[PDB]
RNA backbone atom coordinates (compact mmCIF):
# COMPACT_ATOMS: atom_id res chain seq x y z
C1' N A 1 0.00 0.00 0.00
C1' N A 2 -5.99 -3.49 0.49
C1' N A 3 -11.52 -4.77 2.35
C1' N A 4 -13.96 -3.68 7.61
C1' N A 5 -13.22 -0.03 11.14
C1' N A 6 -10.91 0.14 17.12
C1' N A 7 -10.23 4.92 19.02
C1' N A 8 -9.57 9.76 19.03
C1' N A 9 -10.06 15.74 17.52
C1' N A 10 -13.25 20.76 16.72
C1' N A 11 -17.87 21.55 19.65
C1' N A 12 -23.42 22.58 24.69
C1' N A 13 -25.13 19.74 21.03
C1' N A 14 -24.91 18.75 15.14
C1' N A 15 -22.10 17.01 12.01
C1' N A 16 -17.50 17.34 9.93
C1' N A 17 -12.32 15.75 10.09
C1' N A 18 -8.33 11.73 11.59
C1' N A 19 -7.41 6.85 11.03
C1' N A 20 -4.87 0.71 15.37
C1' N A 21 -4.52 -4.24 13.59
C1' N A 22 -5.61 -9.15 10.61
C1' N A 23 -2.80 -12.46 4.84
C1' N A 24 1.47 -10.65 2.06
RNA sequence: GUGCGAAGACGAAAGUCCGAGCGC